[PDB]
Context: bound to proteins that are not shown
RNA sequence: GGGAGAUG
RNA sequence: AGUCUCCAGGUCUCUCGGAA
RNA sequence: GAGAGAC
Numbered sequence: 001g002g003g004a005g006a007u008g
Numbered sequence: 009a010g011u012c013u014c015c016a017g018g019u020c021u022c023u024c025g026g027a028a
Numbered sequence: 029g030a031g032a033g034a035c
Base pairs, nucleotide, nucleotide: 002015003014004013005012006011007010018035019034020033021032022031023030024029
Other pairs, nucleotide, nucleotide, family: 008009tSS
C1' cells in the first nucleotide's frame, strides 16, 4: 500500500 | 463500509492433461 | 494447457 474488475 | 477476483522473475528436474 | 519441488 498502487492499479483494474465484479458487487453494493 | 466492505466482499471476492486479477498483477507476481530466472532456470533445472520430475510429473498430469491435450496434439501429430 | 497445467502442477509440484529444487537452486
Solved structure of RNA, 35 nucleotides shown. Entry title: Crystal structure of enterovirus 71 polymerase elongation complex (ddCTP form). Ions in the entry include magnesium and zinc. The entry also contains RNA-dependent RNA polymerase, not shown here. Method: X-ray crystallography, resolution 2.5 angstrom. The entry became public in 2019. Shi et al. published it in Nucleic Acids Res. in 2020: "A nucleobase-binding pocket in a viral RNA-dependent RNA polymerase contributes to elongation complex stability".